[PDB]
Context: one part of a larger RNA, bound to proteins that are not shown
RNA sequence: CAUGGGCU
RNA sequence: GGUCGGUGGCGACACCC
RNA sequence: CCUCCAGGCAUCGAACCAGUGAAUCCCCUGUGGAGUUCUCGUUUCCUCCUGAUGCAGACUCACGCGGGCUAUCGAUCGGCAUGACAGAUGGUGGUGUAUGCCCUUCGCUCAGCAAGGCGGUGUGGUCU
RNA sequence: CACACCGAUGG
RNA sequence: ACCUGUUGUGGUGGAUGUCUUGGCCCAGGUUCUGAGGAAGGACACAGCAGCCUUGCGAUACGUUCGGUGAUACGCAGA
RNA sequence: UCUUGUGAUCUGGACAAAGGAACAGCUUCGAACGCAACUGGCCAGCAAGGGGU
RNA sequence: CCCCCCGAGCUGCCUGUGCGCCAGUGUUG
RNA sequence: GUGACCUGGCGCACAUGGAAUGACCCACCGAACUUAAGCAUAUCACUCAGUGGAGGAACAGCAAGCAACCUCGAUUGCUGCAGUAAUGGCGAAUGAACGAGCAGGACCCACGGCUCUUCCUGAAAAUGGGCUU
Numbered sequence: 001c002a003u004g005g006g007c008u
Numbered sequence: 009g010g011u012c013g014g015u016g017g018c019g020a021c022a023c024c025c
Numbered sequence: 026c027c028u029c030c031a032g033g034c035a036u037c038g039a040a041c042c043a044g045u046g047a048a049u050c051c052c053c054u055g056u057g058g059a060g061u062u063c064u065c066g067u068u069u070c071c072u073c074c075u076g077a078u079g080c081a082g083a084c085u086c087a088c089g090c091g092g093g094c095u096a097u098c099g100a101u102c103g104g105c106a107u108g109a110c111a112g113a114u115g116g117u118g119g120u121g122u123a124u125g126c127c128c129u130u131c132g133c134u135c136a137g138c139a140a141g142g143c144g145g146u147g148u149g150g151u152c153u
Numbered sequence: 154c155a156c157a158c159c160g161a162u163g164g
Numbered sequence: 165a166c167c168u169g170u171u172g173u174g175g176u177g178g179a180u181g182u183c184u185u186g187g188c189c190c191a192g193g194u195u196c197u198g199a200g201g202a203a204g205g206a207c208a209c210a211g212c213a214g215c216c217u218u219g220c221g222a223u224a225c226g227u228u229c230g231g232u233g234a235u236a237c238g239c240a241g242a
Numbered sequence: 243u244c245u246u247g248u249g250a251u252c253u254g255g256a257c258a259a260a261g262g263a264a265c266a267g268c269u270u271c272g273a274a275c276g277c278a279a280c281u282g283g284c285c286a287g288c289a290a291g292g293g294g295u
Numbered sequence: 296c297c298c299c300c301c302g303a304g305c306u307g308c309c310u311g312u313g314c315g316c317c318a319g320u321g322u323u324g
Numbered sequence: 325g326u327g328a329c330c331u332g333g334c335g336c337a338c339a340u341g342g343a344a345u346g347a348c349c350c351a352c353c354g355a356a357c358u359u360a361a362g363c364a365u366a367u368c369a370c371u372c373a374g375u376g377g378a379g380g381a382a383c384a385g386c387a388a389g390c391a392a393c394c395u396c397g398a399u400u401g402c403u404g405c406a407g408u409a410a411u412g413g414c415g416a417a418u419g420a421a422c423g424a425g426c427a428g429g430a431c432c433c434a435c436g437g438c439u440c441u442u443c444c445u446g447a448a449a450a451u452g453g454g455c456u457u
Stems, first nucleotide, its partner, number of pairs: 013024004052164002054161001055073001057071004074141001078136002081134002089131001091128004095123003105115003143160006150154001197343001204271003207221001209219001211239002229254003276284002286306003291301004308341001310339010321329003348379001349377004359366001363413001389396001400427004410418002433437001
C1' cells in the first nucleotide's frame, strides 16, 4: 500500500 | 405511533457521527 | 449499499520570460583534524550532515513563493486607476478593507534524530 | 572486538 | 663461411600397400503413426558424465514380468 | 548386492503365458485442445481430495 | 464452521447421433 | 386448451476429422531452361515446382465395350501391335488402340463377377423401449 474472512 | 446522517458560516465554505 | 444519468481526474505540443524551492557550488565567523612555515600568511585543505514517513505545528493578507473565489464598498473626481520584465485587468464590479475562504509547489519548527553519520582523541585486553 | 570523550545542529 | 651436387642420417609431410561394425546396388516381405495425443522440439534424469544413445521422464542410462544363467567393469561401493 | 540360486548380467514393444488370465508409468511445447504466451501469464472458471486452523 | 495453502480432474473447434432447454407475425389446432 | 409439426439455435454426452511420412498412388495446378542450329504454334511436358487426400497398395473394373470376324466378352500388368495409323511452321518432332499371346480369373472381395434406385410387395417387417445385472 492493496485486499479477504471471523467476532463484537 | 420513531430512520432522506447532523451541524456551523451572509458567502467563498467548514466541521463531527 | 444499489440503479441510472451528468461531469471530472487519469490527460497529454513546443519554445520563451519571471518567480520560488532543491541539491550542487561559493562566501563570512567559529570548531576539530591535516598541509606549508627559508620569510609571509588570525593562512591553505577536509569536516561541521539529515532520508522516506506523521489524521504534527505556525503562516498562507503567500506580511518568503500566487492563482482562484467570497463579503463590503461602487470607481473616470472631470488628470481613470491597480498590478506586471512582459503580459494584463476593471459597472459582466477596479481600488480599498476583512473571521476573509480554497488549492498547490515549496520553505520553516517538531517527531524520525543522534543513538546514526562525518572529523577526530583515547582505554581495554588484544585477535581469529 | 567492545567501550569512553570531544567537535556549528552557526549566518 | 656461402652456393651447387651425391650419399648417409634426422625432421616436416601423410602418398602407398593391406584391411573395414561403412556405403552403394539388386531381389523378397511389410508399411505396422496420431485427440487413448503422433513426427518433431525443449528442459530434465547417472556416485564419479560433458557429448552421443531408435537411452530415458520426477518410477527419469531406468520399474513389473518372461528367456538366459555368473557377471558388469574406466575407477571405486554393497 | 549376487552363486546347485527370487539369481549377477544380458535379452525380449511393458515384451511370452490361450487363461476375455495379464496389460505399470510416460515432465513440457507440438495436430496441441479453457484463453493466452517472446509471459511458465489470466495470481482463469468449476472441482474430487490432502494439509493448517 | 468459516477462512488459508496445495490441488487430481473437467472446460478446443468442425462434423454426426442422442438428451435437455428454447426461438419463429413458418404451417396448423 | 395452452398444444402438434416444420425450420433454426444453445448447452451437454458419446464419437469421427485435424498432424506426420527422401518410395509407390489418386485429384488438381503447373513452368521455363532445352530442341527447332534464330523464334512465336510446336518441344521439353499434359514433366519440375505448388495444393489437397490416402492405402498397403491406390486407381480401374463384369460394357450405353471391341469389332465387321467362323466374332469376342470386367479391369489391370507384360509381350507385341509399333515408331505403325494419325498429329506436326506436315518443320523440329510427336504418336496410340484393337485383334493376338500371356500373368490373373484360389484366398483374408463377390448376391462365387454383381447390386442400388426405378418396378412389385408393404400396418416399419412386429408381444414397446431404456438403465444395471
Molecule: LSU rRNA chain 6, nucleotides 2034 to 2222; 5.8S rRNA, nucleotides 1 to 163; LSU rRNA chain 1, nucleotides 164 to 296
Organism: Euglena gracilis